16S ribosomal RNA from Spinacia oleracea: 1481 nucleotides with solved positions. The 2018 paper behind the entry is "Structure of the chloroplast ribosome with chl-RRF and hibernation-promoting factor". Ions in the entry include magnesium and zinc. An Rfam search finds the family "Bacterial small subunit ribosomal RNA" in it. Its Rfam clan is "SSU clan". On this family, see Yusupov et al., Science 2001: "Crystal structure of the ribosome at 5.5 A resolution". The family has 99 seed sequences and 42,628 matches in Rfam 15.1. Gene Ontology terms of the family: ribosome and structural constituent of ribosome.

[PDB]
Context: bound to proteins that are not shown
RNA sequence: UCUCAUGGAGAGUUCGAUCCUGGCUCAGGAUGAACGCUGGCGGCAUGCUUAACACAUGCAAGUCGGACGGGAAGUGGUGUUUCCAGUGGCGGACGGGUGAGUAACGCGUAAGAACCUGCCCUUGGGAGGGGAACAACAGCUGGAAACGGCUGCUAAUACCCCGUAGGCUGAGAAGCAAAAGGAGGAAUCCGCCCGAGGAGGGGCUCGCGUCUGAUUAGCUAGUUGGUGAGGUAAUAGCUUACCAAGGCGAUGAUCAGUAGCUGGUCCGAGAGGAUGAUCAGCCACACUGGGACUGAGACACGGCCCAGACUCCUACGGGAGGCAGCAGUGGGGAAUUUUCCGCAAUGGGCGAAAGCCUGACGGAGCAAUGCCGCGUGGAGGCAGAAGGCCCACGGGUCGUGAACUUCUUUUCCCGGAGAAGAAGCAAUGACGGUAUCCGGGGAAUAAGCAUCGGCUAACUCUGUGCCAGCAGCCGCGGUAAGACAGAGGAUGCAAGCGUUAUCCGGAAUGAUUGGGCGUAAAGCGUCUGUAGGUGGCUUUUUAAGUCCGCCGUCAAAUCCCAGGGCUCAACCCUGGACAGGCGGUGGAAACUACCAAGCUGGAGUACGGUAGGGGCAGAGGGAAUUUCCGGUGGAGCGGUGAAAUGCGUAGAGAUCGGAAAGAACACCAACGGCGAAAGCACUCUGCUGGGCCGACACUGACACUGAGAGACGAAAGCUAGGGGAGCGAAUGGGAUUAGAUACCCCAGUAGUCCUAGCCGUAAACGAUGGAUACUAGGCGCUGUGCGUAUCGACCCGUGCAGUGUUGUAGCUAACGCGUUAAGUAUCCCGCCUGGGGAGUACGUUCGCAAGAAUGAAACUCAAAGGAAUUGACGGGGGCCCGCACAAGCGGUGGAGCAUGUGGUUUAAUUCGAUGCAAAGCGAAGAACCUUACCAGGGCUUGACAUGCCGCGAAUCCUCUUGAAAGAGAGGGGUGCCUUCGGGAACGCGGACACAGGUGGUGCAUGGCUGUCGUCAGCUCGUGCCGUAAGGUGUUGGGUUAAGUCCCGCAACGAGCGCAACCCUCGUGUUUAGUUGCCAACGUUGAGUUUGGAACCCUGAACAGACUGCCGGUGAUAAGCCGGAGGAAGGUGAGGAUGACGUCAAGUCAUCAUGCCCCUUAUGCCCUGGGCGACACACGUGCUACAAUGGCCGGGACAAAGGGUCGCGAUCCCGCGAGGGUGAGCUAACCCCAAAAACCCGUCCUCAGUUCGGAUUGCAGGCUGCAACUCGCCUGCAUGAAGCCGGAAUCGCUAGUAAUCGCCGGUCAGCCAUACGGCGGUGAAUUCGUUCCCGGGCCUUGUACACACCGCCCGUCACACUAUGGGAGCUGGCCAUGCCCGAAGUCGUUACCUUAACCGCAAGGAGGGGGAUGCCGAAGGCAGGGCUAGUGACUGGAGUGAAGUCGUAACAAGGUAGCCGUACUGGAAGGUGCGGCUGGAU
Repeated sequence: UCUCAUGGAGAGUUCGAUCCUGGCUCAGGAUGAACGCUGGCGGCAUGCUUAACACAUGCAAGUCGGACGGGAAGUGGUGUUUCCAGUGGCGGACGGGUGAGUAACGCGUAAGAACCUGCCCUUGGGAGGGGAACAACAGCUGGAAACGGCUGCUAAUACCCCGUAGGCUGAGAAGCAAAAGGAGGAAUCCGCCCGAGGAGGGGCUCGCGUCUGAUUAGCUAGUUGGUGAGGUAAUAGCUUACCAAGGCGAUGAUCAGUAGCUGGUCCGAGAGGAUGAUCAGCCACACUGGGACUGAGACACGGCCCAGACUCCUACGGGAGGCAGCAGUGGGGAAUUUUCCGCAAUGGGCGAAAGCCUGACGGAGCAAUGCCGCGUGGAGGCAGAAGGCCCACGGGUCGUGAACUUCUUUUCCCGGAGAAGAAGCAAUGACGGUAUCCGGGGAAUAAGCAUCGGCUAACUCUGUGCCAGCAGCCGCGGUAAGACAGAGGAUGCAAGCGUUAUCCGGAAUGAUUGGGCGUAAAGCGUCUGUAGGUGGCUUUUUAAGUCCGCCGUCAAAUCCCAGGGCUCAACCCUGGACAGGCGGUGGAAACUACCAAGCUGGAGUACGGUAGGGGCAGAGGGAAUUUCCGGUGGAGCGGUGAAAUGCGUAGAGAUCGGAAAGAACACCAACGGCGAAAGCACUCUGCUGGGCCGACACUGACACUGAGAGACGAAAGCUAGGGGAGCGAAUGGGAUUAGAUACCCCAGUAGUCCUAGCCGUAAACGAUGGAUACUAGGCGCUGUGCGUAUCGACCCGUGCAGUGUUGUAGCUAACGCGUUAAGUAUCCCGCCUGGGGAGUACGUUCGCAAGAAUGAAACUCAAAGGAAUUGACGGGGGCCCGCACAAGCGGUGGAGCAUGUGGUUUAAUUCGAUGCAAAGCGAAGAACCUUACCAGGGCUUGACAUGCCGCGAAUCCUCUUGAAAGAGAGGGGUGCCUUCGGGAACGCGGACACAGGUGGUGCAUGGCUGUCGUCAGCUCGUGCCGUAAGGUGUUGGGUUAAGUCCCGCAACGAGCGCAACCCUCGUGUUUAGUUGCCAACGUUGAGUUUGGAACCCUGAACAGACUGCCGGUGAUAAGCCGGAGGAAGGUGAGGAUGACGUCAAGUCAUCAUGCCCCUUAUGCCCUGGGCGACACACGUGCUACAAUGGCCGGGACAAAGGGUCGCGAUCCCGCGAGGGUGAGCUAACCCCAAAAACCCGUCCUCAGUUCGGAUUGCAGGCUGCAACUCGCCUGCAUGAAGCCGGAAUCGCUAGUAAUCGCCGGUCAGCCAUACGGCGGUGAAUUCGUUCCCGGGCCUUGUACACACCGCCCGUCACACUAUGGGAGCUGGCCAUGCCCGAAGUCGUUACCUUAACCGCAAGGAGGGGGAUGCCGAAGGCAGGGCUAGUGACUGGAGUGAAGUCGUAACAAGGUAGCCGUACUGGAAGGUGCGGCUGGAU
C1' cells in the first nucleotide's frame, strides 16, 4: 500500500500602529416575480401573491319515448316514423373554482368498536288479488310581467289496502312487514320486493406530532360523573330530570393574535432553517347569516324557505338575481392572458341500443416569466492603405478585425410531398396541410447589457473643480480624478443583462453538533429549602428505553441509483431504493431504569477533646471632650495659603478642684481569628448557633443543585416614643474669586445613638455561583492529632481541615490565573447576544412615602469597548543644563530726530517677509537710470535668439518737428573678399514658427536658507525576547560640556553626530633681511647715502600641551581635587563647523522650473511723477537731560583696511565747505590719515545753563545732463521738547559689559545715526536652583494620537423627526344579561277541512290547514374587556457647529475618582453618611 469520504474558501470597516471582542456590508443560489435597456427561432412548463371587492353578455348538467298519458310535424293530411311541455326513474352531494374561517382528531401517522352504504359483484327465496288520486289536457278566470285561481276527466316502473314471509319487536307467548312491469321472430334480456355477504366510499372514537405571547393566572356549571327517561345510521350530556363535586392548568389552562394542513419546494458540509404557487391528497367555504326538506348519500356553488345589504325589471300593485365555474369587463395594484376551436382522444352522467350532454379535459392564441437547446457564418486573408484612440512623437493599439476570395444553408424566402396519435371489419382527427421529408435561391434574415477604486476578473485620455454627481460597505470629487460624465480600449455574461424586493447561506452573529459570563455585554447581596434534574459500590429480577433479526405501513409524483424513449438536453416513461418514523413479533441483558438482598469510601447521628470580636440579653469600668459650679489670674484667645467673622474686662483662654451627661473603645493590632454574607474588637457572666480533629458507638446513598417561595441583609431615608456630648447634609455669616448657590474658616438643624417596626438598595468585589474527582513544588499562619525529642512544656519531623505569598505544566486576546485555578472533568441554577434611546415609557406587585422589582418600542449611528505598545502631555516624581531667574553694570518703554511695518490717503504710493524665528528685512546705496508701480506719447515677429527672401556698404555730415523716444527730409561715402557666380561684417523692411512676462501657483518643484539647537542625540546589521505592533542594544552603577569614557549587562558590532584633523591669536628655534628693523650724516624730517642681521617685525619649516610627570582620592577603572614645570593646564581663547528630522516655515522677484494665463497686451521704448504723501499706532536705533561734565589752547599713544579714469602730499587763494599746481604711491616706500577718549592749563558753578542742537530764514559750495517734490556739506542768525523716565521689558560671566574714535563694501553723489570689521580705556556680580522661559534623561498615569492650541459633560435658545402624559372627542372587535322575534324542525289543538280503511250509506279512525308553546338568526337596550385614530396643552429623547452659560470627567484634571442613598443648586454638579481601587506621590 485497504475502504469510506465527492463535502465547510473568505474580504472590508473602530486604532498612529498591533492583538482581540462585537455589530454592519459584500462575493453564492433561488423566485408565481416587478421595473429598466435590448431582443432571432424552437421544445417543455408557468401565468391576480393585492379588493373572499362589485359584475354586463354567452356557455359551464343533463338524460331515458324500450316507464305513462297526451300534443305536434310529415306522409297518399291513413301505416311505419321524427320531435316533447308534463308524470315517473337516475344523475344534479361527482367534476370545477377559492383559502375567508379553523390552533383542532382539521391535517399527518399509527390503531380501534357501537354504524350506514344507491350503482357494481356474489348468493338464498318471491312478485297473488283489488281500489282511489294529482298533473298534462278541456272550460272559465285574475295579471304589466314573472306566475297563477276555479270547475271537471285520465294513464303509469306514481299512490293506497288486503294476502304471504328464512326479517323486525319481545323473556316468551304473541304482534307486524312486502313487490312493477317494459321490449320481443317469444325462451328471456332490462328491471322490481325481502334477506345474507364481498369490495369501494362515508360517519364516529383514540395514542403520537402539530405557531406566538405571562405587561393574559385562574377557567368551566350541562361544566366532570352516574342513574332513569329520551334521542341518533350508530357510541357519547348528543338532550333532559335528580343526585354526587368533580374536570382543566405554571410541563402554560383560559384569553388575545396569527395561520388552511400534508406529500413536498428552496437553502445548507451536515445537523437543521425557511416555506406550503403550479402538480397530487384531506378539510373548509359558495353575496352576508340562519333553517330545514329531498335522497343510499347534503344541511347542497350554477336547489328551496326567511332576514339583511346591493343591482336590475315594473303598468308602482309587484317581481328577478348571486362568476371564490370558463372567457371577459370595471376597480384596486409594481404586476399576471382569447368575451377562441373541438368533444377526435382521456374521464364522467343518462340510455337496452343507436346516440345526447360534458368552458372537466384535450388543443390553439398572447407574454423572454422561467428551464433547456440552436443560430446570428467556416476557412484563407501576402504586402499596403483610409479611419478612431493613445504616445517618450520613433510608434503602439482597435486589428486577421474589416475589405477581399472561396465554401456551406441550421435559420430565412419560394415550390412540392406529408403522418402517428384511432382504441373498434370499414369509416370515425379539434389540433392540421401541424410535426416531418425532398427540391431551388443565396452570407443572404438576425447582439446586445453591465462593469473596469479595493472586496472583484478588467485602464488610460479629455471635460468638470467638495461643483455637477457616484456609492452595497470603506468612502471618492476642493485644477493633472485608474472611484463623477464622455471617449477609446478591456473584462465578465449572452437573447438576454442589470436594478429592486423576499428567503436561506456566508453568520460559530442564539454556537445539540458548534459560543460565552475576572477586566471586552454577561454569577441574583447571601443562605436555607418545595417541585424538577442528576446521582457511590456489589449480586440477582423484569425487558420500558437501547441493540439485532423478520412482518405490515408511511400513496403516486418529486429527490437518489440504474435502464429506455423523444435527432441531444430540459423533459417523458419503466424498475428498484437507501435513510428515517409508527405498530406488531422472537431473541441479547452490559448500560439507563425497575424489583429483591448486601456492603461503607459520600453524608449524618451518638461520644470524647478544642480555638474564636459567632449571635442575643443583662451588669461593670477608665480616659477624653462638652456644659455648669466655684478658686486663681488679667487680655487676648482661636483660626488661615494669608485674613476676618466669632469668643472675651459683664473677666475669655489657660490652670487645679468638683457635679452631670452622651457617644465611642488607643496600646494589644497582623502576613491574625470567627461568621453564609452584610459584618463582629474596652471587660466579664447567662442562654445559644456553627466549624475542625480523634476514634474502637452506630445509620446504610438517607447525595448534590434549586425554578417559584421564604429568611437574613452596610449606610442613607421614612413612621411613633425617648435621648442628643462631640462631629456634622441643609441654612446663615466671614474669606478666596470676574463670579463661588464650592473647595477654606466660624457657628450649626435634621440625622448620627437606644427600643419597636417599615424601606430591601451599594464598587453588597475576590468585579470570579455551588458540589465533587484528578493534576509539580518553595516559603509561613492558625486550629487539632500522631511520632521523635529534654518524653516539664518547647523544638524537630508528619497527617487532616483551613488561610496567605511565589511558581511548574496547562489555559488565556493579553494582563494574569495557577491544588483556594481563570487548568483537567461531571451534575444543577442564574445570566449575555452591537451602541444610544433606557434600566426610560405604559401596565402590574409591594411599600405610609421616598422608591424597589418586572421591562419595551419607534427613531438613530458604524461604531462603542478590552488588553498591551509607541510617542506626546501632566499645577506627577527624581536628576541635570543655558545670562533661565537671582546678583551686578548699562539701556528700552518718556523727550527730540534717523529709519522699517501696519493703518489711512493717493492715479500709483511696485512686490515680498508677520510671535520667539517679520519689522536699520530682500535693499552692500530709489534725484534720472535703478523700477517691477501711476499718467501721457510712441512700436507690434517687436530691444533681443534661430531659420526664409529682398533692399542697402557700414559709419558720417547737417536741416525741420518732438518733452524725450522717435518721426520726416536733404547730401557725402559705396569698404573688405570673389572662379568680374556671389559672399562675411553692419543697416532697413516683408512673413510664419515664435520671442517676451518681476504674470499666477513656495500647498506642483529643484537649489539656497532660517528655526528647535552646537541641544546630544537619531538609526542600522546580526542575534535574542514578545502571537504581533514593538522591545533589547541606546537600560543600570559612576563620570563628562557631550550616547564623553570605564565597569556591569542578551546582547554583540557598525554608521551620521560629539570630539579630533582646519583657520586666527597665544611662546620659542631655524632660514631670509626689503618697500621693514638698529646705527652714522645732515640738506632735511618731502626725497638720499653708508654700516649691521646682534633687537623688533614680515612669511615659509619645525618643536611646544597629552592628564605628559608627582601627590591625594578612586572599583587596582573612568575620572575627580591639588603641587611643580612651562608663554599658556585640564576644551589655552575665538570661529568656521549645524546629525536623523520638525514647522505643506521662507523665496516662482537671484537663478532654474511643471501646469495655467496675456501675444495690437499681463509685451515693447521714452518723458515726468511715485516707491520719500501722514490723524495715529507698533518696533529697531541715534543724540541728550550734564560738573566722572561742556568750550577754548598746548601736548601724547593704535590697528585693520582702501587707492593709477585712482588716493592725493607740499605750496597759493577763501572765515569755511571747497578752488588751482599735481610731488609721490600698482603700494611694508606715498596718500586717504587729524586717531578720539586721556594728561597739563584758563573759564563756565547747578542754571533749560557756555547743558541740550530740533525747527526755520538768508547767503554759498560739491557731485552730476538734471538737486522743486527728493542729495550731502559750509558760513551766519534762530535755540522746541527734555532735569534719567509708568505698567512692563532687553543685553552682558572678561580685555567681557560700559565708553572713545578709525576703516571698508555697495557708490558720480548720498538721506549710512545702517551693515561688516579694527584697535583704544577698562569694571563690578555669580550664595544658590526655590521662582518665569526653553531644553535633555529615567520612571509613572492617560478616555489625547491634528498629539493640552488636545479630548469632553449638561442646561438654556432656534430648526426638524419620532414619542409619553393629556380635560376629552370619534370608531371598531369580542363575550355576557335582558327585550323583541321571521322562516323552520320539534310539540299542542276544542276551530276549519279531507279520496283510499272501518262502517253504515248517521259518521268514526287517521291526515291536512289555521291557531299556538320551546329553541331561534337579524335587530334593539344596557354595562363592561380589548383596540385604532385624534386632542388645546405639556414632559423628556435624538439630530443639526452657528452658538450663549459654566468647565464636571480623562494627568494628583487642578477639592483623587467611582457606586448607593438623602438634602441642595440655573446647569454640568456640590455637600454629608457608609463603601470600592477600576488612585497618583
Background:
It was solved by electron microscopy to 3 A. Keywords: Chloroplast, translation, ribosome.